[PDB]
Context: one part of a larger RNA, bound to proteins that are not shown
RNA sequence: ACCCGUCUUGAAACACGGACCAAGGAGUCUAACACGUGCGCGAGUCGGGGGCUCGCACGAAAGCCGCCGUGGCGCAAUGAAGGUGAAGGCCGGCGCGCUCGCCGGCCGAGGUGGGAUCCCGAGGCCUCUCCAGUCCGCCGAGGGCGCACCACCGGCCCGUCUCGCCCGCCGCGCCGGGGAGGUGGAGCACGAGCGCACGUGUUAGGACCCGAAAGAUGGUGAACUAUGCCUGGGCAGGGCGAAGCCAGAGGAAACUCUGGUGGAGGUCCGUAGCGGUCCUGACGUGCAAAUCGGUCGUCCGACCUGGGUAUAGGGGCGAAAGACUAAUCGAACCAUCUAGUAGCUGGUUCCCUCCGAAGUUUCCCUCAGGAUAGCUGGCGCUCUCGCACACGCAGUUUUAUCCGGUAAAGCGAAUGAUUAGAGGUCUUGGGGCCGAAACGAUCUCAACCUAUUCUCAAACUUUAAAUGGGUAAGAAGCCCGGCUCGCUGGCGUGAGCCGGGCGUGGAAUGGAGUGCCUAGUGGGCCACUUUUGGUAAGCAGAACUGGCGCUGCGGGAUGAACCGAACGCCGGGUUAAGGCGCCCGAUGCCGACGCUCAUCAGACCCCAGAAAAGGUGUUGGUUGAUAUAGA
RNA sequence: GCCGAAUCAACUAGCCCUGAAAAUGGAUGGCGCUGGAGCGUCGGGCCCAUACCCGGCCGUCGCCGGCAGUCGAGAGUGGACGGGAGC
RNA sequence: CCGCCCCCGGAGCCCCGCGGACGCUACGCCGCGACGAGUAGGAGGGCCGCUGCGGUGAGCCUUGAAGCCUAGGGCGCGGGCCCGGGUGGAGCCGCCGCAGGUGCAGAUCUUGGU
Numbered sequence: 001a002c003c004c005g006u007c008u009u010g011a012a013a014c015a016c017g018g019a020c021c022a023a024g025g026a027g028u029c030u031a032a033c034a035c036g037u038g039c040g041c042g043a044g045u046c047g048g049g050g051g052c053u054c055g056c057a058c059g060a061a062a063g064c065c066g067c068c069g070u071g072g073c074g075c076a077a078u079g080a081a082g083g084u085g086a087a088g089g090c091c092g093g094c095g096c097g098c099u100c101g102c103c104g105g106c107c108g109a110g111g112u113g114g115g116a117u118c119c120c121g122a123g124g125c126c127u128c129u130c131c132a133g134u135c136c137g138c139c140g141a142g143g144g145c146g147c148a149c150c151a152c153c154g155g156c157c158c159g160u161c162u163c164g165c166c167c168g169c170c171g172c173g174c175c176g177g178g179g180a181g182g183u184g185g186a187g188c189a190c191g192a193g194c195g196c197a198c199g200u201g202u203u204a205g206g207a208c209c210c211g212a213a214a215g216a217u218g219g220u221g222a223a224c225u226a227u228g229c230c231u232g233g234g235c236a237g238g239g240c241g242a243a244g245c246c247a248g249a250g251g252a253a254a255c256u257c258u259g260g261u262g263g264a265g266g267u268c269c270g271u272a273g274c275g276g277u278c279c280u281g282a283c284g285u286g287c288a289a290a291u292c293g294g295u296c297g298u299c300c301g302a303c304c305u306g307g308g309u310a311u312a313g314g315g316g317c318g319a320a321a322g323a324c325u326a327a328u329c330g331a332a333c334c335a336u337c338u339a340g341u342a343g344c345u346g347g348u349u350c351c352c353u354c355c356g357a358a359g360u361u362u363c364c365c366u367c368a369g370g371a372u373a374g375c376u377g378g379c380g381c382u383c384u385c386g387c388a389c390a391c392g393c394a395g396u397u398u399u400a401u402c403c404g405g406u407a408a409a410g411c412g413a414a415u416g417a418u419u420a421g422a423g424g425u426c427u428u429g430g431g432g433c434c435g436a437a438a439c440g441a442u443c444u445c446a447a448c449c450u451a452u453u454c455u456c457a458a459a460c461u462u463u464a465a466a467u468g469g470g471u472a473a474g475a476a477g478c479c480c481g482g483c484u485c486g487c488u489g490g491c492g493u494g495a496g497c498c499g500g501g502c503g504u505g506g507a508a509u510g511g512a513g514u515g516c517c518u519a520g521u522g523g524g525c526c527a528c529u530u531u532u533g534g535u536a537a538g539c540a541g542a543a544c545u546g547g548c549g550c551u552g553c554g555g556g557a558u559g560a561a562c563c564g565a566a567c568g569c570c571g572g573g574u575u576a577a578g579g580c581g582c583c584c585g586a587u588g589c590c591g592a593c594g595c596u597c598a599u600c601a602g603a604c605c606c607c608a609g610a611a612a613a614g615g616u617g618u619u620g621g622u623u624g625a626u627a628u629a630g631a
Numbered sequence: 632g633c634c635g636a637a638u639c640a641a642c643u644a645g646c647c648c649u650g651a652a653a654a655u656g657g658a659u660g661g662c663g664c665u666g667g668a669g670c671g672u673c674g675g676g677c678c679c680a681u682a683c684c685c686g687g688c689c690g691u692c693g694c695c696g697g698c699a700g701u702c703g704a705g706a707g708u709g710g711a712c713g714g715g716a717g718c
Numbered sequence: 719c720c721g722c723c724c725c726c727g728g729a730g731c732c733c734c735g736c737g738g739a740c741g742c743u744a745c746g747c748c749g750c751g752a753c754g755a756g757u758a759g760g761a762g763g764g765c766c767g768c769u770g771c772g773g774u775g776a777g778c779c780u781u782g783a784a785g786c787c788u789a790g791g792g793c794g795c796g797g798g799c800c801c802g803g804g805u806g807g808a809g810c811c812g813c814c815g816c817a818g819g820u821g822c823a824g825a826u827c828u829u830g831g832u
Base pairs, nucleotide, nucleotide: 003018004017005016006015019832020831021830022829023828024827029205030204031203032202033201034200035199036198037197038196039195040194041193044073045072046071049067050065051064052063053062077084078083088107089106090105091104092103093102094101095100110153111152112151113150114149118144119143120142123139124138125137129715130714131713136709155188156187157185158184159183160182161181162180163179165178166177167176168175208347209346211344215337216336217335218334219333220332226311227310228309229308230307231306232305233304234303237269238268239267240265244261245260246259247258248257249256250255273298274297275296278294279293281292282291313329315325316324350764351763352762353761354760355759360373362371363370364369374521375520377517378516379515380514381513382512383511394509396507397506398473399472400471401470402469403468408463409461410460415457416456417455420452422450423449424448427447429445431444432443434440477502478501479500480499481498482497483496484495485494524548525547526546527545529543530542532540533539553564554563555562568688569687570686571685572684573683574682578678579677580676581662582661583660587675589674591673592672593671594670595669602664613649614648615647617646618645619644620643621642622641623640624639689754690753691752692751693750694749696748697747698746766821768818769817770816771815772814773813774812775811777810778809785805786804787803788802790801791800792799793798
Other pairs, nucleotide, nucleotide, family: 004824tWS007011tWH008010tHS009524tSS009560tWS025825tHS026347tSS026822tWH028207tWS042192tSS043074tWS047048cHS056059tHS069070cWS076085tSS079082tHS083158tWS086187tWS087108tHS097100tHS115148tHS116146tHS117145cWW121141tHS122140tHS133711tHS134711tWW135710cWS169171tSS170171cSS210345cWH212341tWH213340tWW214338cWW221313tWH221326tHS222225tWS222311tWH222316cWS222325cWS226317cSS235301tWW236270tHS241263tSS241264tHS242263tHS243262tHS251253tHS251254tHS272299tHS276277cHS276295cWS277295cWW283288cWS287291cWS312315cSS313332tHS317323cWW318321tWS328332cWS351796cSS356758tHS357757tWH358521tSS358550tHH359549tHS361372cWW366369tWS375519tWW376518cWW388705tWS392510cWH392511tSS393510cWH394508cWW404467cWW405406cHS405464tWS406465tWH407464tWS410413cHS411457tWH413461cWS414460cWS419453cWW421451cWW426449tHS427446cWW430444tWW433441cWW435438tHS474505cHS475503tWS475505cWH487493cWH488492cWH519759cSS525561tWS528544cWW531541cWS534537tHS547561cSS548560cSS551566cWH552566tWS552681tSS558608cWH559608cWS562605cWS564576cSS575680tWH577679tWW579586tWS580586cSS585678cSS595645cSS596667tWW598665tWW600651tHS603663cWW611651tHH612650tHS659662cHH663668tWS699744tWS702703cSS705707tHS734736tHS756757cHS764797tSS767820cWS779808tWS780808tWH782807tSS782808tHS783807tHS783809tSS784806tHS794796tHS823824cHS
C1' cells in the first nucleotide's frame, strides 16, 4: 500500500464494462479556404490541356515547345448602373495672384515625433626624459543622413451632399469639363506576387469507429392461422317427453278428464371428437421457444375435420380480442436506397521534455448544444542591456487632489411607526355627573397643539466612518522669438506651424512593446468574511479572496475543501503544523503552580454532539450586616 | 439559661453532579490512564515532510555567453618616427 | 666616454600579436547562474518500434536467415536494444531519404481457443 478505464463538483464504491489468452481494431483520402514555414523565379509567375522525341525493361517516367502563354492569379479601385478612374509642389509671367483660370522652367511620392544601423567628430587614454610629429587604435561629450514599423497632420482616386465661378466645340444643347468645403470605399501614396512542397485549423463529402425508434422502391408468402366456395369423412350409452293417433269415462252440446302409442327439441347427463375454468398444481437452463395430472364447457348443431380453390401488406380477413396474416402483427418477410441521421451513450493504440486551463459576458425555439468575448499554446518580429555608462510597465506603498451614503448614529431635525405623563373651552364631537341650559365647576374618551418622555425604519434621514474607486508625482515638461487662420473677437482670443535654452522629478521591485494562427472550456464545488429566501438543512441563491477540480507530501486515527507546506534522483543538518505511557519516532525532565471523583468522569479548529433550570460537592471573588453593651 | 470565637445572608465565577430515552456488540483511534497518560496557565529538551540550508547527479531556461584559436581581470592602450638630452 | 639594447626553426613558456587542440560529427565542444507539480489542451526531441520503395554498407547467411524459448551477461530515465545457450531450416538487417491500411487493456468490440 483499496481495481483498472469512464461520466462526474465528487469513485475503492452498494455507478457502469471487464473469466483468461492469441490475432484484427478506430482521426484516413479528395476538394475548397486561412495562416505559418522551405524552395525557384520575380512585376511577373505557371504548366492545365495539346504537340515533338520510344518499339514502355527501367517509362505509362524524363527532355523540349513563334504552343513561354490561349487562360488563371497579381499589377487599380470605386458606384446599383450609365460611368469615372489615382501628384503634386516651387519659381517668373498673362487676367485684379481673385487661395480661381491660362503660359515656360525646376524638384519628382509630402511633413512631424520615436527610430536598429551608418557619417562627422572636439577631446581624452598613452607610448623608457623634453619637444615636434605624420600614423595603428579604444572610449568618445556633441552634431547629422536617417531603414523597416508605429502614431498624427497634409495630398490624390471613385460614390454622395452643399455653395458657386468659369472654360471647349463638327453638330452652341435638358452638351461635355473643371473648383472649394464635409462625408462613404475592402483604395493610391516608387510593387510582391506566382508555382511547388510541408504543418496546423475550419468545412463538403461515409468523414475518428460502432449504435437506433423511422421513410421510400421493387419482389415472396393463406404448408400456421382468419373468412367465403367446391368435393369427401365422422359424431357410444341413457333422461325429460312437443305435434299427430288409439281406447275408456263424463256431457245436451261446446268439449273435458284417464290410460296408452309417438319420438320433436339450435333439450339434459355423458364417451369419442372439439375447447381450455380452477388447483393461480407439475415443470419453469422443462418432455415442450406454452407441455403434463386431476378437475372442467360442449358433445345433432351457429357441430368437428381432410383435400382443392379465392382474398397479399396501409392490403387481406376478423360473431371485434387491435385478434390472425408460416414461433414476428397498433402495419408480415426478402433485397436495395444505406456506411440513412443522432446536439445522445461507449471506445479511441509508443516514450521523454517544456508550457499549461474553464465551467465566466452577450446572442441563438437558446437550457445535455453552438457562435462570440475571456482563460491556453505555438510561431515570430521591434528595441534596451554587467560589453562602467537605462526608456518603459506594475492586484504595492507614500505625498497631494476628487467620488460615494454602507457600518454607526438620529428621529428633542424632515417622512413614516409609536409609549406615557404636565399646560392647553387652541379645536370641535361622543358617552356621562352637578345643571331646564350655560366654553359655569369636574373628569373622561376623539384626532391636534405647547415644552418633555420610552422604543424603531432594506424600499427614512441632518450627520457619518474603516475598507475602497479615479487622477498627478516632468523631456510626449517648462521659458522665450516669429509666422498662418474663409473660426471667434474693439484692440483681443484660441488653435496650428517653425527656431532657440533648460534633463536623474516620491519609496522599493521589474527588461519591455507588438503581430498572427490557435486547441480545450462554456454542468462546478468547498471555506473565512458580508449577505437573500427558508424553522432548519451536507437546502437554494449572490460579493471578495483562497483552495479542490487539475495536487502529490507531514499532521488531524479514518478523509475533497482543515492546519503546515506544494513535487526531478540522492547524502547530511534544521524546522512548520502537530506531538513525546505502549501500539508509535521522541519528556526514561528527580518539570512548575493550582483545579477536579463522575454507580453517564474528562481528554484539542473544521468534527462528529447538547439547552433552560438547579446542588452547603468543592475552589476562589463581590456586597451587606452583628460579635465580648456577648452573637 | 448552657458551651464557647469567630459567625450569617444575598450574588458571582471555575471543575464535577442532576436535568440526559432507541433499537446487531462499540469506540477520547485502541489498550489504558485518577501524586494523570484529565483540565487552565507555563519552562527547557526531544521527534520528522517531497519545506528550508550545504553538497553530488539529470534535464530545461537565460547569459547581446566563449572557441575558426590570445593576454587577461575596478582596464583606465599598444606601437612607429625625428631632433634635443638624462637620474 | 662610445657602441650594442640582435632573430623565437628557437624566448622555452601563466602569454608568445610567427603557427596553432588531446577540444573543431561549428547541427560540434566548453563555462557560468536560476529553475523542475499537473487533468483538458498545445509544442518539441526520439541512435524508440512496424511495413514497403530509391541509394549506400566489395553488409550478414546451409561452417546456419527469419521466427520462437531461456533461473545466462548488459546498456538506456524511458519507449526498447545489443550479445550467450537451445529449437528452427532460407532468407535478413544497419545507415541517408521517401511513403503508409504503422504501436491496444477496455468499446455488453469481431474471430478462434482455453